Context: bound to proteins that are not shown
């Protein structure tokens, strides 16, 4: 230091709900047991399974409402003062020649000349 993206509230509905749906807690029914017992309820209190009720979360859809606007994400996410630099990059003197040997020429390797 920039370009493209782009919300929040609220109502209703349809579905999925593992999750302390619930950092809370009710009731009913059934099956076992339990205490009474005198007839039905209404009961006593433990387990299991079902429901019901007060609630809840996720997703999708349709509306009304600050919607007209940022922010977020992605993107390389733009440059001249003061440094031209003396071990792995893009201004670093490393640059060339021949001999010898190998190799079909080509080409390859060690040596010398080095301002």
């Nucleotide at each position: 230091a920039c370009u493209c993206u782009g919300g929040u509230u609220u109502c209703u509905c349809u579905u999925c709900a593992g999750a302390u749906c619930g950092c809370a807690u009710a009731a009913a029914u059934c099956u076992u047991u339990c205490g009474c017992c005198u007839u039905u309820u209404a009961c006593u209190a433990a387990a299991g399974a079902u429901u019901u009720c007060c609630g809840u979360g996720g997703a999708g859809a349709g509306g009304a409402a600050c919607a007209a606007c940022u922010c977020u994400g992605a993107g390389u996410c733009u440059u001249a003062a003061c440094c031209c630099a003396a071990u792995u990059u893009u201004u670093u003197g490393a640059g060339g020649c021949c001999u010898u040997g190998c190799u079909u020429u080509g080409g390859c390797a060690a040596g010398g000349c080095u301002a």

This is an experimental structure of RNA (U5 snRNA) from Homo sapiens, with 115 nucleotides shown. It holds a match to the Rfam family "U5 spliceosomal RNA". The family's RNA type in Rfam is spliceosomal small nuclear RNA. Rfam's curators write: U5 RNA is a component of both types of known spliceosome. The precise function of this molecule is unknown, though it is known that the 5' loop is required for splice site selection and p220 binding, and that both the 3' stem-loop and the Sm site are important for Sm protein binding and cap methylation. The reconstruction used 251,564 particles. The 2024 paper behind the entry is "Cryo-EM analyses of dimerized spliceosomes provide new insights into the functions of B complex proteins". It was solved by cryo-EM to 3.1 angstrom. The entry is indexed under spliceosome, pre-catalytic spliceosome, spliceosomal B complex, SPLICING.